[PDB]
C1' cells in the first nucleotide's frame, strides 16, 4: 500500500491484525 476489525476519534484521521 493493500486487507479485515459489532477497533477508536476531536472524523478524508489513528489503531491492530492477516499479504
Nucleotide at each position: 500500500a493493500c486487507a479485515u476489525g459489532a477497533g477508536g476519534a476531536u472524523c478524508a484521521c489513528c489503531c491492530a491484525u492477516g499479504u
The PDB entry is titled "STRUCTURE OF BACTERIOPHAGE COAT PROTEIN-LOOP RNA COMPLEX". An RNA: 19 nucleotides with solved positions. The structure was determined by X-ray crystallography at 2.86 angstroms resolution and released in 1998. Keywords: COMPLEX (COAT PROTEIN-RNA), COAT PROTEIN, RNA-BINDING, VIRAL PROTEIN CAPSID, RNA FRAGMENT, Icosahedral virus, Virus-RNA COMPLEX. Crystals were grown from: pH 7.4. It was solved together with PROTEIN (MS2 PROTEIN CAPSID).